[PDB]
Context: one part of a larger RNA, bound to proteins that are not shown
């Protein structure tokens, strides 16, 4: 000179991810003050609210370093109860659990610690004729086996299987399914009163000119025609490798989570000075071993569990999200501020503050046409079952006013 | 004697109580579990002949493909556009497209 | 309003102008690709190579002859030949140990070359 390894960094290189909404209910952080104690500071308020950070249809927690002292129980959650008990308490204010027990539910595994060593058996990606070929990760460790009430390995003998269509079936939406417009009176209108009838596994509710089972939509109950997607499956083709898998037994082994418990301190924190827990700072473990119990009972005798690493359904909340049915509620000064133009309309420099306002008539038939005249106004005339219902429109009170009558002063 | 105040009725205002009535609201209960870099929530510009203090949709703009009913919208103008038919409608349902500026907001201001 | 990379299109057009469409944040993972390092290693081969059979014979089958190719060492043992006045010491065997081991005992004449002195 080359070329590895490694460890920094470029790339408009390819693949991909976060952010921000909402936030009722969940998980963390951080944190206040008024008030009680007839004053006031521990205390309480309150591990509350406002503030900051993450997530989901739930979330979190969770399969013992637990409860217990029993003839034992047995992940975790939520109700009743324990129980206003225990404990702590300017022992005053007052705070304030859990074990048992009866319910609801109901489930267990995945790794580290091992040498596949007779064969990295593993996995990203790019190119693909979709068959199967290259790059890379990785031996500072990808797979198979194990995961301490176990395992492992051998030896025995028994017992188990693995893949692919797939009728059809639920679950959901859609089509259709009963009966008077019968005669009379009132009425503008019969949906009201009289009379005879029908249907009912439908007399729930609306709507039609006035209280309608039979006028209409629906409403009951079975089919019923069509469809979406999920999930189960009767059967019906293949399976195969000396492939996995369970137990048994044993002149053979069993590895288990360290700035991690622990000691002292300081702060928070509880009912909880074996700190009840957490955290910070200083020291820092252990292998017949550590953690909490129980016990005067003669010494730390005994009894339960194995902590620093993980997963995971239901039972539990829910003032948000799609939707649906309620109700001894409220009915326009009520009920959400907001039945309507409601976070509008106004108003501040901004944060932010935030109203008032329904009702014509069955149906506009919303007043043609004539005539005053300068108007949101009359007179005449018309519509109407009414117009003293005239888009100042259902009723239309009171205060308040004005004409007109009658008395008084 | 006028006027003026007074109290009663009558008819007339004024104002909007009462009665009645409810496409709102308040409360419980069930069934489910779905925003956002493939650009939300929010914020503006615009699309209809006459429109808003409405609602829909984006230069494909009160909207377009696709399926299903079946004969309409309708306040007036307006449409030889559609009735034994791939078909009207401000229908419905939706698997398929359009989606301006902005905003987490993304070449730089 | 202002750019930057790659493409189109229209007006006098490959020079002169506008107009479009794709695209261009950031922080982090996987890969892929290109640098950086007085970080850091390697870079002379200590390898195989002899005839896995030729050649000549001989009565045609059966063999036969050439083909030279060995670590060094000690040992409490049996031997054959050489030599020298002579013990002994040379050569050649036979039996045992042993890491591809190891601590003087180097002795027997001579061609030529080279290195020297006339």
């Nucleotide at each position: 000179u080359u070329g590895a390894c490694c460890u920094c960094g470029g790339a408009u290189c390819a693949g991909g991810u976060a952010g921000g909404a909402g936030g009722a209910c969940c998980c963390g952080c951080u944190g206040a003050a008024c008030u009680u104690a007839a004053g006031c500071a521990u205390a309480u308020c309150a591990a509350u609210a406002a503030g900051c950070g993450g997530a989901g249809g739930a979330a979190a927690a969770g399969a013992a370093a637990c409860c217990a002292a029993c003839a034992g129980g047995g992940a975790u959650u939520g109700c009743c109860c324990u129980a206003g008990u225990a404990a702590c308490g300017g022992c005053g204010a007052g705070u304030g659990a859990a074990g048992c027990g009866g319910c609801a539910a109901c489930a267990g595994c995945u790794c580290a610690a091992a040498u596949u060593u007779g064969a990295a058996a593993g996995c990203u990606g790019g190119c693909u004729u979709c068959g199967g070929c290259c790059c890379g990760c990785g031996u500072u460790g990808u797979a198979a086996u194990u995961u301490g009430g176990a395992g492992a390995g051998g030896a025995u003998g028994c017992u188990u299987u693995g893949g692919g269509c797939g009728a059809g079936g639920c679950u959901c939406c859609u089509u259709c399914u009963g009966a008077g417009u019968u005669c009379c009176c009132u009425g503008g209108a019969a949906c009201g009163g009289g009379a005879c009838g029908c249907c009912a596994c439908a007399g729930a509710g609306g709507g039609u000119g006035a209280g309608a089972g039979c006028c209409c939509c629906g409403u009951a109950u079975a089919g019923u025609u069509g469809g979406a997607a999920g999930c189960c499956a009767a059967g019906c083709c293949u399976g195969u490798g000396u492939a996995a898998a369970g137990c048994u037994c044993c002149u053979u082994c069993g590895a288990c989570g360290a700035g991690u418990c622990g000691a002292g301190u300081a702060g928070u924190u509880u009912g909880g000075g074996a700190a009840u827990g957490c955290u910070g700072c200083u020291c820092a473990a252990a292998a017949u071993g550590g953690g909490a119990g129980g016990u005067a009972a003669a010494u730390u005798u005994c009894u339960u569990c194995u902590a620093a690493a993980g997963c995971u359904a239901a039972a539990u909340a829910c003032c948000g999200g799609c939707c649906a049915g309620a109700g001894a509620c409220c009915g326009a000064u009520a009920g959400c501020g907001c039945a309507c133009a409601a976070g509008u309309a106004g108003a501040g420099u901004g944060a932010u503050c935030g109203a008032a306002a329904g009702a014509u008539g069955a149906a506009a038939a919303g007043c043609a046409c004539u005539u005053u005249g300068a108007a949101a106004a009359g007179a005449g005339g018309g519509u109407u079952a009414a117009a003293u219902a005239g888009c100042a429109c259902g009723u239309g009170a009171a205060a308040u006013u004005g004409u007109u009558g009658a008395a008084a002063g | 004697a006028a006027a003026c105040u007074u109290u009663c009725a009558a008819c007339a205002a004024c104002g909007g109580a009462u009665c009645u009535c409810u496409u709102g609201g308040u409360u419980c209960u069930g069934g489910c579990a779905u925003c956002g870099a493939u650009g939300a929530a929010g914020a503006a510009c615009g699309c209809a002949g006459c429109g808003a203090a409405a609602u829909g949709c984006g230069a494909u703009a009160a909207g377009u493909a696709a399926u299903g009913u079946g004969a309409a919208u309708u306040g007036c103008a307006g449409a030889a556009u559609u009735c034994c038919g791939u078909g009207a409608a401000u229908c419905a349902u939706c698997g398929a497209a359009u989606c301006u500026u902005u905003g987490a907001a993304c070449g730089c201001a | 309003g202002c750019g930057c990379c790659c493409g189109c299109c229209g007006g006098u057009a490959u020079u002169c102008c506008g107009g479009c469409g794709g695209g261009c944040a950031u922080g982090c993972c996987u890969g892929u690709u290109c640098g950086a390092g007085c970080g850091u290693c390697a870079u002379u081969u200590c390898a195989a190579c002899c005839a896995u059979c030729a050649a000549g014979c001989c009565c045609u089958g059966g063999g036969c002859u050439u083909g030279u190719g060995u670590u060094g060492g000690g040992g409490a043992c049996c031997c054959g030949c050489g030599g020298c006045u002579g013990c002994u010491c040379g050569c050649g065997g036979g039996c045992c140990c042993u890491g591809a081991a190891a601590a003087g005992c180097a002795g027997u004449g001579g061609c030529g070359g080279g290195c020297u002195c006339g």

Entry title: Cryo-EM structure of a Chaetomium thermophilum pre-60S ribosomal subunit - State 5S RNP. The RNA from Chaetomium thermophilum has 636 modelled nucleotides. The work is reported in "Mechanism of 5S RNP recruitment and helicase-surveilled rRNA maturation during pre-60S biogenesis" (Lau et al., Embo Rep., 2023). Lineage of the source: Eukaryota > Ascomycota > Pezizomycotina > sordariomyceta > Thermochaetoides thermophila. Rfam match: Eukaryotic large subunit ribosomal RNA. The literature on the family includes a 2001 paper in Science by Yusupov et al., "Crystal structure of the ribosome at 5.5 A resolution". Rfam links the family to the GO terms structural constituent of ribosome and ribosome. The family is grouped with related families in Rfam's "LSU clan". It was solved by cryo-EM to 3.1 A.